[PDB]
Context: bound to proteins that are not shown
RNA sequence: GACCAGGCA
DNA sequence: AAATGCCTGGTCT
Repeated sequence: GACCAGGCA
C1' cells in the first nucleotide's frame, strides 16, 4: 500500500 | 456527495 478471510451486532 | 460500529488476524506489490 493492495487485498481479501473472520468475530459481535 | 454518501454508503454501521468495533475487533483480531493472514497474503502480496